This is an experimental structure of RNA (Antitoxin RNA) from Escherichia coli, with 36 nucleotides shown.
Method: X-ray crystallography, resolution 2.1 A. The entry became public in 2022.
Manikandan et al. published it in Nucleic Acids Res. in 2022: "Identification, functional characterization, assembly and structure of ToxIN type III toxin-antitoxin complex from E. coli".
Lineage of the source: Bacteria > Pseudomonadati > Gammaproteobacteria > Enterobacteriaceae > Escherichia.
The PDB entry is titled "Crystal structure of E. coli ToxIN type III toxin-antitoxin complex".
Crystals were grown from: 0.1M disodium succinate pH 5.5, 0.02M MgCl2, 0.0015M spermidine, 2.4M ammonium sulfate.
Context: bound to proteins that are not shown
RNA sequence: AUUUAGGUGAUUUGCUACCUUUAAGUGCAGCUAGAA
Numbered sequence: 001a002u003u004u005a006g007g008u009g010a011u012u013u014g015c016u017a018c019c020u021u022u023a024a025g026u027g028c029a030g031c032u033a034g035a036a
Stems, first nucleotide, its partner, number of pairs: 005020004013029003
Other pairs, nucleotide, nucleotide, family: 007024tWS008024cHS009012tHS009025cWS016026cWW019023cSS025026cHS032033cWH
């Protein structure tokens, strides 16, 4: 030098937040403008 861990949303594109199977989906952006 050694070239991205897997997850958390009855839904989740990017980043982020969060959790570490002993436990967790937040915020921003994009898109969306639905109907009780």